[PDB]
Context: one part of a larger RNA, bound to proteins that are not shown
RNA sequence: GGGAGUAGCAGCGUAGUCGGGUGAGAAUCCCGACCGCCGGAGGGGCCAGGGUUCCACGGCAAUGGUCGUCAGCCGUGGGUUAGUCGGUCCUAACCCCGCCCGUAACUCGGCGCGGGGGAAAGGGAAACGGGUUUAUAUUCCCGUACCGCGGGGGUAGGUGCGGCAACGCAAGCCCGGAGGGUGACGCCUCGGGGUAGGCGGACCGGCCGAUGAGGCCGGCUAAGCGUAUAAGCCCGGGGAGUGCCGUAAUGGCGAGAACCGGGUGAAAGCGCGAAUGGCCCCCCCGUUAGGGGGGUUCCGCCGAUCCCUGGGGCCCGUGAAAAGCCCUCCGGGAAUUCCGAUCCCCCGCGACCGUACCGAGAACCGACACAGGUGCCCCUGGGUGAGAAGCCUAAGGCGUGUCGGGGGAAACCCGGCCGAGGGAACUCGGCAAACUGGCCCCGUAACUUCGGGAGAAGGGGUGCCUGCGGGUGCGUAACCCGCAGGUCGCAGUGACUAGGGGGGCCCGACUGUUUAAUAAAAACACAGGUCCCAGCUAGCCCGAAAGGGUUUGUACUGGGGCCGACGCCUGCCCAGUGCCGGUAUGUGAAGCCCGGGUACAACCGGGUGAAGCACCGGUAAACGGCGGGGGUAACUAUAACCCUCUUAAGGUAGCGAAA
RNA sequence: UCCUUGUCGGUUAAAUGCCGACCUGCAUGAAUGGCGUAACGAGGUCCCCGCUGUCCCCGGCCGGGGCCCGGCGAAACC
Numbered sequence: 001g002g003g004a005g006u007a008g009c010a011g012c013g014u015a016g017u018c019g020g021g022u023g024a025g026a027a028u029c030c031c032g033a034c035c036g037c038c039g040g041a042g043g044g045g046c047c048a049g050g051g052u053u054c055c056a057c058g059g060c061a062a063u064g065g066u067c068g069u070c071a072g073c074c075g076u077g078g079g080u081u082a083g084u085c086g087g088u089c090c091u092a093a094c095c096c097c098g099c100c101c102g103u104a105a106c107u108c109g110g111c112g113c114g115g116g117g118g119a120a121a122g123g124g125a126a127a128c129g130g131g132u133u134u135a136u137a138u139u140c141c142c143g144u145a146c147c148g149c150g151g152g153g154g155u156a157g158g159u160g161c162g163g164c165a166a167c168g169c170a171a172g173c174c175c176g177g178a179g180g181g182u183g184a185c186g187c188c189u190c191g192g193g194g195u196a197g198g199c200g201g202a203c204c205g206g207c208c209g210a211u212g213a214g215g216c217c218g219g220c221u222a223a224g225c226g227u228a229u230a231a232g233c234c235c236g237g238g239g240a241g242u243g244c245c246g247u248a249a250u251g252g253c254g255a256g257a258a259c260c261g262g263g264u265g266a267a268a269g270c271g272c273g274a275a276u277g278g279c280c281c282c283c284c285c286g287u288u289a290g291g292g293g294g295g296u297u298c299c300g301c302c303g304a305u306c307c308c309u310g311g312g313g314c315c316c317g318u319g320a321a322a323a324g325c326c327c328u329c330c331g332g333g334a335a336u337u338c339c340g341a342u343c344c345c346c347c348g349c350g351a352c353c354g355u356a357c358c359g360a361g362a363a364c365c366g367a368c369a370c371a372g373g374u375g376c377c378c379c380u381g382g383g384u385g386a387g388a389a390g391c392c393u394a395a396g397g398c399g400u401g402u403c404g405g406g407g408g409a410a411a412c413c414c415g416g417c418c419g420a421g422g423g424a425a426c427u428c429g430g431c432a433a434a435c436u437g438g439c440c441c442c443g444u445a446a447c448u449u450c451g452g453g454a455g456a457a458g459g460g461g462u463g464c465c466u467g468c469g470g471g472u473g474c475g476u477a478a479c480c481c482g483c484a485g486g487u488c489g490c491a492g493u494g495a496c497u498a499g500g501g502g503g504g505c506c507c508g509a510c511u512g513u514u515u516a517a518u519a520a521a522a523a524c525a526c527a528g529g530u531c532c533c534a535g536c537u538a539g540c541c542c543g544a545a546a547g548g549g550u551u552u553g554u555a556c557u558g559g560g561g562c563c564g565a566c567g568c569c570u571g572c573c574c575a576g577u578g579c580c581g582g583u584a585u586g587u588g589a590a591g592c593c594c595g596g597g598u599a600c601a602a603c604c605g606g607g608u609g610a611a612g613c614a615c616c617g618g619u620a621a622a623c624g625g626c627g628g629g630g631g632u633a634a635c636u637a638u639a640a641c642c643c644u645c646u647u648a649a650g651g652u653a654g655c656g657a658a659a
Numbered sequence: 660u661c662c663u664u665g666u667c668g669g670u671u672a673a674a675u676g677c678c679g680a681c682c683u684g685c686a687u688g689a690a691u692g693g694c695g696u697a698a699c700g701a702g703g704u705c706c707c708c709g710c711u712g713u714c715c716c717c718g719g720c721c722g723g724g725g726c727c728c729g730g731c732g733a734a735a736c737c
Base pairs, nucleotide, nucleotide: 001737002736009730016034017033018032019031020030021029035399036398037397038396043378044377045376049358050357053356054078055077056076057075058074059073063071064070085354086353087352089123090122094117095116096115097114098113099112101109102108128143129142130141131140147350148349149348150347151346152345153344154343159334161168173333177329178328179327180326181325182324186314187313188312189311190310191309192308193307200301201299203219204218206216207215220277224272225271226270227269233263234262235261237259243253244252245251278297280295281294282293283292284291285290315319365372381393382392383391403729404728405727406726412724413723414722415721418719419717421715422714425713430710438462439461440460441459442458447452449565463487464486465485466484467483468482469481470480471479488492500708501707502706503705505703506702507700508699512524513523529562531560532559533558534557540549541548542547567694568693569692571626572625573624576623577622578619579618580617581616582615585614586613587612591608592607593606594605595604596603627645628644631641647650654687665681666680667679668678669677
C1' cells in the first nucleotide's frame, strides 16, 4: 500500500416523534406536547475501589463505537468546614517486638516470658428538624436538645428522711484496691406488642370534566425531654373437692393451685418540641427588583414487612474478651465553725483525621463507555395473583443499553408464528420441538427400608351476573369459605403464570462434590462395616536445630488404612510376597582382646560378633491364588460315577453370552 | 463370551438391539467385596400412550440482519 470505502457501527424487551429555542454547521443540545421502557431495577441511599471524574464559564483540533452547538474532552477559575457521624478506644481469630534459645550465621526459625498491635459492617458515650449554597452541610445558619471534664450558689445530708409490709426519690461524704451483676455472642417456629403504611367513608380547597357525575390531588409532625410502658418476673391474702386450670401449643401446680389485691424491668400515647416550621391554595402590587394581605392545613374505623418480647422445639458445634457502666466490701483521710453535691440551676472549653462525586449495561475491575461480573439497604407502591412472579401501571429515572435513512425488504441467516392428511416413516438416538399445565374435586397400582411410592395413574370441574348461607369479630367493619338460579363464547388457569405420562433394565444408596475454562458421570465424598498401632515420659507425624502438630486431646481417645446406605452374606489357602514375634546353632562390622609382624606403625590371623540373614511359628475384611486329561449308566445323548497328577489350596453362597 | 447377529423365547410386518432364559465363564465370584435392593438421579440403554413440521414435502408470515445510501471505518493475509 492492496484488503475497503469492505466487515463492525444489528441479534439481548425492537423508540422515538412534531413544533419551537440556539448556532457558521443540528436525526441524536435544550423547552413543550405527544409515544414508550424500567418497576429489587435502566430508579433511591451507600462499602470497597477510583481520584477531581464534582461545579461554573468559554469552546470543539482531539476524545465519545457516527454528527456534536453536548460531555466525563480541551482551557480557565472554584468547591469537601463536625464536642455530640465515623475514625480514633477495646479486644477477636491472629500478629510483631525485646528477652531467653537454636542456627556456621541471618534481613532465618518454633517455644517460654514480658510488652505492644489487630474489625471505617463485632463491642462501643451523647442530636434531630428545618433553612441556605453554583458546588458542601445531622457539621454553616435557626430552633430545639446534649456529652466529657473543670467551677460556682443553694438545699435533702447529726455523711439521707419517711411507710407493719409488698415498697417511697431530691441518691451513695472519700483517696484506694477488692468482689459481684450487665456489657456477652448457635439454631428455627408459633404466638404477644409497636407502626412505617397500603385502602373505603365523611369534611376542607385545587383540578378534570357527556351528564355534572365520578376520579385525581394537598391535609405533616422529627431526634431530645417530661409524664405514662407491661408480658415476663416477685409479693401479701387464700388454701389443692371425681385433683383443678390454661395456652395457638407443649403444659403448671401442694419447693404455694384454682382465685383475689398489690409490686416490678422493650417498643408504644399526649404534651413540650410546635400558633411556629413545612404542605396547599386565594386576592393584589410589576419592564424590574423587593414583596403584601388573606384562608385550609382535617375526622374516624380497617387491613398488612419489619422492629421487640415471651413460651417452645433442637443438638456426639453447646455455643470469644475487655473497655465501660450499676452495685457492694472496705475505707488511706476530712468531719459539726462541718462536710459532701448522684437533686436543681448556672459559668467555661472540645487537641487530631475524614466528608466532593460516582458507586455503574459510560466514573469500579476486565487494555474498551466490554450484553460480563462484586457486598448491603429500599423485598410492605397500586392492580394481579400463593408471590420480593409475570404484565400493566404510580412516585422516581430515562429514551446516550448512543450511528442514521432507504428497499413492502427478492435469495440466504438469526430469533419467532402457523401448518392439511398422516402421526417418528427422520436420526446412533423423539435430539430439537410439542403436549400436558394454575386450582378444586374424585380416585390412586406394582413395589416397600412401612418412612415412602404419590402431585401415580385416570376422570370431572373452574367465567359473569343475580340472590343466599357459614367463620371471625364487632354490630355490618375488614376478609375469607361455600350454595342456588339466570346466562355468553370455539375456548372461563381464556392472557401471563403454568408436570407430559406409563413400564423394563444397567449403575451408583441418597442430599452433596468433581476435571473454575471440550468429560457432572457410573467417578469422588458419604452414613454404616472391619483391620491396625499407642498407656501420654506413648504411638504417628513436622523440624538443620532448638523445638513443634495432635493436645485446653488420654482408649466412648486419636492416629492410619480398607470397604462404601439397608437386606442376606462374606467359602478355601501362610506355597509365594508382605508383616509380626522369636531365635540354641551357623553367620555377622567397627571397637576391644589375644597371637603373629613391625626397634614403632601399616599389616596378617583368631576369638569375642549386636541388629541383619539363614532358621521356627502366627497371620488372607495383608497383597494375592482358588487346576488339568482320560473311561463309564435300560437306548442314541450326557455322565450323578471312577481313575490320574501339579503347585498351598482347587471356585464354595452367588451370579453369568455380563459396563 | 472371543468366535457371535450362540440358541430359545418375548418384543418389531420386518429388530447385528433390549429384555428374559440356558450357560460349557476365550479371560466370574465374595470388604483388590458377592448378590440383591425400597427411595433417589440435568446418569447409560429399551418399550408404550398422548403429542408433535423430525419426516413424507415444504409454504407463507413476522421482527433483526442481508442489499442500497449518508457519515464512520478495521482484520486475516499478501
23S rRNA, nucleotides 1404 to 2141 from Pyrococcus furiosus: 737 nucleotides with solved positions. Among the 63 different proteins in the entry, which are not shown, are 50S ribosomal protein L32e, 30S ribosomal protein S27ae and 50S ribosomal protein L5P. It comes from the structure "Promiscuous behavior of proteins in archaeal ribosomes revealed by cryo-EM: implications for evolution of eukaryotic ribosomes". Method: cryo-EM, resolution 6.6 A. The entry became public in 2014. An Rfam search finds the family "Archaeal large subunit ribosomal RNA" in it. On this family, see Yusupov et al., Science 2001: "Crystal structure of the ribosome at 5.5 A resolution". The family has 91 seed sequences and 2,955 matches in Rfam 15.1.